[PDB]
RNA sequence: GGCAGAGAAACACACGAUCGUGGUACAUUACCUGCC
RNA sequence: UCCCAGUCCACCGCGGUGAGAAGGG
Ligand code: S9L
Numbered sequence: 001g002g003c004a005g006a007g008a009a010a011c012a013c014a015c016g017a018u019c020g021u022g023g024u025a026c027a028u029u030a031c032c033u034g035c036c
Numbered sequence: 037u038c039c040c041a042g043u044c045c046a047c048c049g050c051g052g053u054g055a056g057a058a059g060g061g
Base pairs, nucleotide, nucleotide: 001036002035003034004033005032011042013022014021015020016019017018038061039060040059045054046053047052048051049050
C1' cells in the first nucleotide's frame, strides 16, 4: 500500500426545544486487526 | 490530484447510475 474484518468522529438532513434527539450513517475516512 | 458521499442537482428504470455541497481522510 492493495484486499478483508472492525469502526467512531466531523458534516448534512429531519424532528423536538443555538441546543438536544434520530437514522437512511445498517456509512467510511481516522483508529484497530488479519492476509499478501 | 485523490478517497468517502443521510441534503441538493443531472440522467435512467422506490430503485440504478453520475456529479459532489458540507465535513473527515
Ligand atoms: P490522515 O490525514 O491522518 O491520513 C491517514 C490516511 O493516509 C497514511 C494513510 O499514509 C502511507 C501512509 O499509507